DNA sequence: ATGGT
DNA sequence: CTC
RNA backbone atom coordinates (compact mmCIF):
# COMPACT_ATOMS: atom_id res chain seq x y z
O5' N A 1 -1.71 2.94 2.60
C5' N A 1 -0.97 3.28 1.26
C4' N A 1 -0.61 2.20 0.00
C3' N A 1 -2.26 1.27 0.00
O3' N A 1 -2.76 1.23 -1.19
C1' N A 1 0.00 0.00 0.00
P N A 2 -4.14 0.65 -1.19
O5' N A 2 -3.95 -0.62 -1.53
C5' N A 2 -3.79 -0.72 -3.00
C4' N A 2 -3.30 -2.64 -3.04
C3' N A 2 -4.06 -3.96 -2.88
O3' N A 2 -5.39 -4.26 -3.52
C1' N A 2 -2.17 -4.43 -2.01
P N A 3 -6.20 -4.71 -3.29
O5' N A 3 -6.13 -6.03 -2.95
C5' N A 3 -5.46 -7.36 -3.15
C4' N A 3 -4.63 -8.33 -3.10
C3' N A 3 -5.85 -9.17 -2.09
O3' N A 3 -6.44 -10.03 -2.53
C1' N A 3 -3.45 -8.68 -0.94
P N A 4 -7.48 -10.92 -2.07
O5' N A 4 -7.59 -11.47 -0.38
C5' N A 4 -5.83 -12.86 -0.71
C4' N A 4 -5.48 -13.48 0.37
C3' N A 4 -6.63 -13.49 1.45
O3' N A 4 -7.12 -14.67 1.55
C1' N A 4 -4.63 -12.70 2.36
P N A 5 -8.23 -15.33 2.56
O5' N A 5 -7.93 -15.18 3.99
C5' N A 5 -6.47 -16.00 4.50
C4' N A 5 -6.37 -16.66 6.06
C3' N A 5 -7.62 -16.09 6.83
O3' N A 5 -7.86 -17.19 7.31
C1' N A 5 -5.83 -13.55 7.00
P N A 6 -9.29 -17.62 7.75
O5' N A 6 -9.57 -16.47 8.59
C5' N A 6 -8.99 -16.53 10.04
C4' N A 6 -9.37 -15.05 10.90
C3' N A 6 -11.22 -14.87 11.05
O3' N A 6 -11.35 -15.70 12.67
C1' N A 6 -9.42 -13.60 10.99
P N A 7 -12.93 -16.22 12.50
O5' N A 7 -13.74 -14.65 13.20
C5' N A 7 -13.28 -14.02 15.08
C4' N A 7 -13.58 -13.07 14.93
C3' N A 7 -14.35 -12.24 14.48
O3' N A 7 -15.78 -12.97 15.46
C1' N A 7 -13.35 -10.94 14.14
P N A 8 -17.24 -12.92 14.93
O5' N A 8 -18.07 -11.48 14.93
C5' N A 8 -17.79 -10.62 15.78
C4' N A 8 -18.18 -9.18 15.38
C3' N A 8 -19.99 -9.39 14.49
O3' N A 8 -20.75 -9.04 15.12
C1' N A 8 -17.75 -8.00 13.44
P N A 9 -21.95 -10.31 14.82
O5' N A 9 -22.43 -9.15 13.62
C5' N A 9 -23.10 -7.83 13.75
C4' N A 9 -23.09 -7.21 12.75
C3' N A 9 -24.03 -7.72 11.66
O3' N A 9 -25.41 -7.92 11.81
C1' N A 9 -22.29 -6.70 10.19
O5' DA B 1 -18.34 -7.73 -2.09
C5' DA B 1 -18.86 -6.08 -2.75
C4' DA B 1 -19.37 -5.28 -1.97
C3' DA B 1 -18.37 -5.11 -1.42
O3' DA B 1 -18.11 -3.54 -1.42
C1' DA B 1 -19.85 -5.50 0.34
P DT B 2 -16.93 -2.07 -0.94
O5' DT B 2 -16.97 -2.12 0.90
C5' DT B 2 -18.02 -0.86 1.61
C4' DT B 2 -17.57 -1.39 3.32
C3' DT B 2 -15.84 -0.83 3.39
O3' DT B 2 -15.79 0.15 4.08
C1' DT B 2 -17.33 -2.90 4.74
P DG B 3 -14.56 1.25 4.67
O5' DG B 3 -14.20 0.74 5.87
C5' DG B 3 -14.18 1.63 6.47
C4' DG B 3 -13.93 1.27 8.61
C3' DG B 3 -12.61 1.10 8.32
O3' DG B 3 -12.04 1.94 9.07
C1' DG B 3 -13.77 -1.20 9.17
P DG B 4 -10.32 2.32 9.09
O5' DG B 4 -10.18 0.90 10.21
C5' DG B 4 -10.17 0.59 11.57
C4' DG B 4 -9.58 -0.55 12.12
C3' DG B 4 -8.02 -1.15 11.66
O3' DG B 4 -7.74 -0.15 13.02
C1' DG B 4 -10.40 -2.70 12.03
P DT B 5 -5.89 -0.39 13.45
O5' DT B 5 -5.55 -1.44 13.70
C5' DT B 5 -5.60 -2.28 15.23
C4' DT B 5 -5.98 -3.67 15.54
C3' DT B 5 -4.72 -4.10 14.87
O3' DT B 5 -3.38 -4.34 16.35
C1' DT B 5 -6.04 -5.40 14.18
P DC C 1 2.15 -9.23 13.38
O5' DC C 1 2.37 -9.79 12.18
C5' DC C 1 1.82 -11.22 12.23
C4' DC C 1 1.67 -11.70 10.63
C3' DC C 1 2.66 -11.41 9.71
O3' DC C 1 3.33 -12.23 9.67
C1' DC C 1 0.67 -11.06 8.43
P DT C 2 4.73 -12.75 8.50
O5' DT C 2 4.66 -12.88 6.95
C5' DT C 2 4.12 -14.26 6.57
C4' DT C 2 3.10 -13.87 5.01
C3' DT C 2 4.53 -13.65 4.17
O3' DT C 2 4.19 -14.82 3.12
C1' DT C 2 2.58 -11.89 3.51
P DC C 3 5.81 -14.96 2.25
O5' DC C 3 5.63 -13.77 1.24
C5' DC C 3 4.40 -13.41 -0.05
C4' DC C 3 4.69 -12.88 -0.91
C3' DC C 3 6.05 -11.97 -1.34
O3' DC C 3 6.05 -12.68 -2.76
C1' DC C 3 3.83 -10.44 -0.69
RNA sequence: GAGCACCAU

Record summary: Method: solution-state NMR. The entry became public in 2011. Shown are 17 nucleotides from a PDB entry: RNA, together with DNA. NMR data were recorded at pH 7 and 298 K. The work is reported in "Structural basis of the RNase H1 activity on stereo regular borano phosphonate DNA/RNA hybrids" (Johnson et al., Biochemistry, 2011). The entry is indexed under nucleic acid heteroduplex, RNase H1 activity, DNA-RNA complex. Entry title: DNA / RNA Hybrid containing a central stereo specific Rp borano phosphate linkage.